[PDB]
Context: bound to proteins that are not shown
RNA sequence: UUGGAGAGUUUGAUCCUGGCUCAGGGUGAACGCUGGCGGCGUGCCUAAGACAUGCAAGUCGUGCGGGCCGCGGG
RNA sequence: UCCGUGGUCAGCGGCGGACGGGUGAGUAACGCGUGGGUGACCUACCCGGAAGAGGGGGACAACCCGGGGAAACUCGGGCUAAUCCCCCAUGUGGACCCGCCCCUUGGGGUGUGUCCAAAGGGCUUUGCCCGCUUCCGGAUGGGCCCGCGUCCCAUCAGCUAGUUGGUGGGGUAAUGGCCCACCAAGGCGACGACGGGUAGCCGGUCUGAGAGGAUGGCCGGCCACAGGGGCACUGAGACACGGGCCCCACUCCUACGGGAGGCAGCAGUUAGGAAUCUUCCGCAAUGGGCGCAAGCCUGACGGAGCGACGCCGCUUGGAGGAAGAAGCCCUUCGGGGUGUAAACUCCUGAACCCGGGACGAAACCCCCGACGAGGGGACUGACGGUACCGGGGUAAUAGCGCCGGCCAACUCCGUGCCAGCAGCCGCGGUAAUACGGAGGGCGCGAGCGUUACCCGGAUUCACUGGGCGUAAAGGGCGUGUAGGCGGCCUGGGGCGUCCCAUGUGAAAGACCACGGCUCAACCGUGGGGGAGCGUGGGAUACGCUCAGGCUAGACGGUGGGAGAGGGUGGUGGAAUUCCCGGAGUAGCGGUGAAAUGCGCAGAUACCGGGAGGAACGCCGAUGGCGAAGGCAGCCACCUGGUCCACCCGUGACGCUGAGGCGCGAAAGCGUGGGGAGCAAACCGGAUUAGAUACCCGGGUAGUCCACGCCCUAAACGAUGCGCGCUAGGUCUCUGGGUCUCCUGGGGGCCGAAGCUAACGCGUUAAGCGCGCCGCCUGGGGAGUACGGCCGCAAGGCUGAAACUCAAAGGAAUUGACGGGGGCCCGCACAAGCGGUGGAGCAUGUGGUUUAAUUCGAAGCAACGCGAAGAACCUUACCAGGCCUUGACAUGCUAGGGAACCCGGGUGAAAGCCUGGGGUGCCCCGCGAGGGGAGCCCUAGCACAGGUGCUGCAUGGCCGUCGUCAGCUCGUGCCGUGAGGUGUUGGGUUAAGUCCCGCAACGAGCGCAACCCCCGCCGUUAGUUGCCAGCGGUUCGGCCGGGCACUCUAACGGGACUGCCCGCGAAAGCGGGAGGAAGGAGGGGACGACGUCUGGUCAGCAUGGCCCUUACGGCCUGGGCGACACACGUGCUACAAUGCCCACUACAAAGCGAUGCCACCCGGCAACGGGGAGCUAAUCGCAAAAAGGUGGGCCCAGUUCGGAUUGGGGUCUGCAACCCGACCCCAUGAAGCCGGAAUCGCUAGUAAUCGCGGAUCAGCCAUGCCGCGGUGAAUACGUUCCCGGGCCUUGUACACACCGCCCGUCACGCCAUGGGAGCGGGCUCUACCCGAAGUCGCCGGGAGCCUACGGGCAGGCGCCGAGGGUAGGGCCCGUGACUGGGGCGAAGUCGUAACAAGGUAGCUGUACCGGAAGGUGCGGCUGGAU
Repeated sequence: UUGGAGAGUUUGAUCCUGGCUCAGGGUGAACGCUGGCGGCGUGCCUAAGACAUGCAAGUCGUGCGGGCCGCGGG
Repeated sequence: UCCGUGGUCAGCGGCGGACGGGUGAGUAACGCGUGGGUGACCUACCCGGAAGAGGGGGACAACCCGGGGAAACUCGGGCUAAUCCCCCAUGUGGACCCGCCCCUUGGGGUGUGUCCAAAGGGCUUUGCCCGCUUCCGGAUGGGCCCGCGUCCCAUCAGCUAGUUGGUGGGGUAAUGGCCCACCAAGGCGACGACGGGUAGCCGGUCUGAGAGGAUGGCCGGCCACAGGGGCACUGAGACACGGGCCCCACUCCUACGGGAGGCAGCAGUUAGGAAUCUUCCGCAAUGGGCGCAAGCCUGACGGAGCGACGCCGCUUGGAGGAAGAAGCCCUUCGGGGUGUAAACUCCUGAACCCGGGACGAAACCCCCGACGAGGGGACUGACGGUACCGGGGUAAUAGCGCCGGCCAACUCCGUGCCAGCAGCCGCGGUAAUACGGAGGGCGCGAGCGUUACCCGGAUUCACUGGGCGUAAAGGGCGUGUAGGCGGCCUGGGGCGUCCCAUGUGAAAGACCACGGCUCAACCGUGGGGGAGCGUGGGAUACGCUCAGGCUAGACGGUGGGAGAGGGUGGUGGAAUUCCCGGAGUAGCGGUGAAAUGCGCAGAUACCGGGAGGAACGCCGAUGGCGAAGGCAGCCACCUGGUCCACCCGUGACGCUGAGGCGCGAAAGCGUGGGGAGCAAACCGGAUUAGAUACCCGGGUAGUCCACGCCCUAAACGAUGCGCGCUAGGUCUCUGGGUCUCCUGGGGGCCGAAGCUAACGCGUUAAGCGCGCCGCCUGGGGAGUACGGCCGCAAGGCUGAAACUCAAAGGAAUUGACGGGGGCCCGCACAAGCGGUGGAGCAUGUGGUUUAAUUCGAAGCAACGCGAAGAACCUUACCAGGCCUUGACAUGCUAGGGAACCCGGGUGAAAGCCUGGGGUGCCCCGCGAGGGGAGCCCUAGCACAGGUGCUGCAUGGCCGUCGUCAGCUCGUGCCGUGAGGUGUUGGGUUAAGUCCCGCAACGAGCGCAACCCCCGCCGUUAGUUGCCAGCGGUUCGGCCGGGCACUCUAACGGGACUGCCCGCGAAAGCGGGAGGAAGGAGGGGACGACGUCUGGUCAGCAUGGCCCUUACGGCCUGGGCGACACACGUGCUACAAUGCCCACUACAAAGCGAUGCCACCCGGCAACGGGGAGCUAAUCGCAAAAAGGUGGGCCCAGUUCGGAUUGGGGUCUGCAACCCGACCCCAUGAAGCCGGAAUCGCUAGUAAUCGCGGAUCAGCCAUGCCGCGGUGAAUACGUUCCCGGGCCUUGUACACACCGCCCGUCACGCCAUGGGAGCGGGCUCUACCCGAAGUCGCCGGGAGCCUACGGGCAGGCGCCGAGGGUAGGGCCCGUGACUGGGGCGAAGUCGUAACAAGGUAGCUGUACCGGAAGGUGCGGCUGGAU
C1' cells in the first nucleotide's frame, strides 16, 4: 500500500474435482405495462442497397470589356 | 447622340473550390501507435528582410451574322480588354554544368560559359494603400524511410520472375523495383512466410482489488472511400464526393432523332430490421472563403422540435388527525390485517393568468490621432417575449418486479402431473408459503421488468494465480537438431538491469482543489504522476559476452564382478501327436452327470524302434538384466549397457529436448518354408424356454523360422528425465573393504517430519526445490466426420462442430445385498410319528350369478379373520311402504293441555286418522278466572343423523420380523468431514450374561430379576371339605366325634452352581453326592430404537370433503346360507391295535335363580308334565370318553362311512319357505391310505379320548378359548432349502436384488456426415480483343499556328478497367438415397457389466454373431476367495 464476501446444484450423508446457473456494473439498445415537467447529452450498429424536391462553395467592378436598367446633362 | 456614375448579367481573370461536412466498405499493411531520420523534399495564403516593376506584340470567350434542336446546349465564320498568354532588355539575386576550400550521402561558399522576373488598379495625386517579380529565412501543414508493438486457424508448411541485388536511364519535390533495359541468382519462413476468416487503428470507453479482459459510436488525431473499377489534366497542393475523360451495372426524361443522374453533405422517401428523429430558424456568436472595406456564401457552426434512449433534478402534497367508519382479506368467531391511510380542519401552493424581460455583443466600420498605440461613436439577438424577476393563484399522475432457496417480503380460495411458472436445484398426482386471482407484504420509483452482448463472479487458460498415482491430463520407449537452461575463482566490455538529469508522451476524459447555471448531470480553472521509447552520465551484485585459472557435474585410463541384455551358428533330454513291430481284450475317452466321438477292420494301458514340430521341468525365488516391449535347456563366437575400487588423464565438455530418426509384446499383412501340441472362424454333441456361448469331441488359418511391412495396448509404477536437500528400521541382489561392522548401486517392506480430497506416498516420494519437454480445461456425441500424412490391406497418427445432458467423476462412511468367506442360533434340515392335498360334508375366500347375494382383511403376517351367536333383530345391501327438527343433545320461542295409562279406525308393520280422561308447587280461592315451572304434544329457526370417501391427513390399539440379541446416550479420544471408538477382539451364556483385554469410563431402552401357574415342606383354619383310630351303623361319612389325611387359600422355607473331584486366569463347563426338584425347574404373562407409507374412519375418537323430505330414520319382504368353477382351515372316515350291544370304574377347570334340573311318570325317542334341592365346597348340570369284562360282526364298499333323500314330530321363537337344531323310520352316495406340492410337533410334547365356558331365545360350532384322561418315536449331524446374529470382504445398489444397468429391432423430433449431382461466392494461370489516359516514335504524298532546328491536330506502339475462351484451387448452400448419433418413452427380444453378477472383468487386435456380446493370441489387476 484506500484495495479483494459468496451461494444453489452429482450423495442417504461427507469430503474433493468439476462444469451449469443467479445475484453487480455497463449499452448508440430494443420489447412489454406505465407515462408528469426541466436541464445537459444523445439517437440507421441492419443494405457502402435504392432515392422525388429543396438547400450543402463561392466571392471580387479597387482585374478587363461589354448588353440590359436607372441617376444625373448635351 | 456623347459624358460620367451606379447596379445587374453573364464572359474573360483571379483566389476558393484539396479546409470544412459524411461514412467504416476496403485495408493485418509502415494504415495505425510510439520513438527517430530526410546530406533524398514541398509548402498557396501570413510574418521578416535584400532588390524590382523599360520598351515591344498578339489571342479567346463575352458581343454582331449565320445553321442546327423538344432540351441539353452545338459547329463555323470575323472583331475587342485586361492582373490572360509571348519575345527582348535590366540581374540584387536563383538554376546547371565543370574546377577548387570546408563538410561528409545530393550540406554551405567560390569562380568562367549558359538561362530566367514582372502588373497593374484605386484614391484626396512627385505620395500613399493593394497587389505583381524574384532570392534567403521564419512559421505551420505535409511526402518519403527506419526501429519495437498490433486478432483468429498449422485441419494453410512451404512462398517468390519485378521475384532479392547491381549498372545505366525515366520519372517525381524527393530515396525507391515506383516504372524499362541488361548482368547475377539470388529473397521470405516454425522468431509462423504463403492462404483463409475478421476488423478501420490511437487517445479512450466499460468491467476489474489488480495483472488482465472486452471494446474503438459519440468528441479529438491519423488513415481509406465518394454508385462498382481505371485514368490523367488543373494545380502551391488531388489523381479531387456536390470537377473532367471513358467502361460497366441502374434508373429516369424525351418531341423517339436522342439526353441525364449519382445524399457515405442537412432534412426527407423506399426497402431491408427488434429499432434510431424535423423535408424547422437563422449567420446574432465562433470558425471558414472571397474582398481595402462595405458586404457575400455559408445544412460548418448556434438553436428549435421528435424519441424515458442514458444521466441529473422536481412534483403527484404538508401538519393535525380514533384504541381505529365502510368495503375488502384472515378467525380458534373473543379477534386479527389493511390503517394515519381516507374522510374532514388548517397551512403551503405544480401548473395555468397578467406585468417586466435579459446575459450572451464587442469587435470589423465610421470620428481625432498617423488607416497604427490609445482614446471616443453607433448598428446589429436565430434561439425568444424563452429562461429568469414580480403579483396573484388550483390538492394537483402511479406505475412495475418480486414473495419455495439463492433472495427482503404470508395467508385464504380455485385447481388437482390438467390449465401452468422455470435463470439454475426443481414446483402440481384433493390442505400448493413454487400456477391463477385476492387480501397483505418486499424493492425501486417515471420509472419497472425482460431479451440480447460485453467484464465480473470463473482461481474455469491460473504472469500475479491451477493443475496431471485412482477425479479430465506423462508422450510406449529411446537417440538426437533448433531452442530454454546452466557449478567454483579472477579481469575487461557494459547487452539486459538499476539511478539521476532531459525532450516528447496534444488537448478532451480519468483523479484532488475550487468556481457558474438556485443544486446536480453538464461545462469552465489550476494543480498533481506515470509506464514506453530518443539523448548524455554512472554503478557492477546477478544474467550475457571476450579472456585466464580450478576441479565438486560429465567423459575417460588400470583392474575386476555379477546377469533369462541382444544377435548367428551348433546342441541335450522329458512329454504330446502319427507311422512300423511284438504282446493283449471289452471298452477307452470325457464330464457336475451324460453324449457326440474312437474301438472285434483290434482301440485304450505296456515294451521296442523311427520321423517331426514346439516349449525348455527341478534349479527358480518377494531374484536378475533391459530405456521400453521384453528376455529362461547347454555350449562357443560376435556385441551393448552397468556397477565397484584406485582416485591416473581431459577441465563445465552439462541437463532437457518441439521437429527428425530408431525400437516397439499379441494379433494382422506379403513372400517362401514349416506344421507335433494347442487353437479364432466351422461342423458336431450337450445345458438351457433359447445357447450363433460357458463344459465335451473334431478342426482351418494363426502360434514356429527367414526377409519385408504393420506401430497399437490396462506399452501400468494408470507415477517423464537430470541434479541438490530432508530420521530410520527389517529383508533381499550384486560389488568393496577391516569382514563384528562400514561403504557404493539396484529390488521390496513399515515407517520421522512433510504432502495429500481421502485411500495413500515417504532417499525408487506422490516431501522442500531449480531447469526443460509432453499434457488437462465437464459428460456424451468421439478418438467419430472433414482435410493431410503413413499403409498392400485391415487400419495408425493429427483430430474438431452442430446437437444434447445438470451431471460425468475419485476417494471414504453407514446401511442393504452377494449363487463372498469365518464364527453360530431356531422344528430350519436332518431322524421321527400325525395330517394336509384325494372322498363327503362343515367354514372362510376368489370368481360367478342378482333388483341385492353390504364392507373390509392380500404372500409370509388376507381366507372358521372383524363374526365370542345374520331365521325378524342383528344389519351398514336391495325392493317396497312411510316421517321432515328427526330414532338422540342442547337451544330461543309461540299455541295447548302437560305430565301417565287404556282402546277404536286403516294396514303387511311402521305410519296416518281418532276417542279417552285426572299435572302438584309458590300462589288471589266459597270465586269464574292467571300463572311461573317439573314434561308432552303441535309449529318454527338452529340444529341433530351418515357403517358415505380418504388408515396416502390422524389418535388409539393389534399383527410382524422377533423372546430374535439388539438399538443407543454423556463425556473423552481418532477423522477435514460424513462416521468411528464404546458395542471389535480371546473364552462364556438362554441372551450386549459375565470373565480378560484393550483409548476408553459410565450410563439408558432391551437381557435377567421383582409377578403368576404347576410341582415338595412348613405356619396358621375345618365347613357345604376329609375319615387314620371308639362307638352305633335305617346297611349310604349316615351318627358321637374328630383336623390325623385328602382338599382347600392366605403367609412362608426352598436351588444359591451354595459343598466335593476335576480342566480353569478369571468367568464357566463335565461329573458326584445331598434334595421332591439342579445349573433358567416345567410353562406362563412381560414384546427393545425400530421396520413393513403393515391392519383398522365397520368399536370409539378425530382432520376435511361430501349427503340435507336424504347418502338421514322406522317398518314388511328379501340378501349376507346363490353356484358350471378355483384355494384355505376342520369333521368323519376308507377299518380288526376295528364297528356294535350291554355291563363295570377313573378327572379336571367351569357354569347355575322367568338359571342349574334332583327323583317320579308319559313316550322307541327328541321332549312333556309333576315335582324336591341349590342365593350354592352343601344342591344340580353330571354321564365323563378313551379303558375294562363279556357276546356278536369273519374281510364284503360289510354290523366299514353316515353324505343324500322321503316320511314322521319335537323345542325354541310372533313367526323355522327359502333358514334353526334335537329326536325315530326307511333309503346308505362317494371313499380301499389319495398326483405334483405341503403342515405340526422335541416330553407329558405329537397321537388319541372326551369334558367346560364365553358369545346365547334356539343356533346350523367340526369353531375359539380352556379343562383334564392315556400316552410314543426321534435328533448322527449342520451339506442343503427358510429366518435371524456377530466379524470380515466386494459393491456402479440407497425406491437398497422385486435394486441397478447394456445392445439390436419399433415409433416420434432434432442434428451432423457420405452420396451420381445441381446451385452460387472467392481466387489463381495462360491467351484473344481492348475504352479513356499518361508515357515513347513518327508528323511525310499532307491541314493549321509560327513563337519556323518548333507547337496542335493527326497516325503507330507499350501498359491498360474490363469482356470473352479454357482449364485448376477453395468455401457455402442443395440433393434421390444412405450411415451412424442425441433426446423422448409408459412398447419387443433377450440379461452383457456392477456380488466370485452366476464363464473374474477390462484391454489391443482378429474372427464370428439378430443384438447387447462370444471367442482365439498375448497383456494389466482396476480380480473376489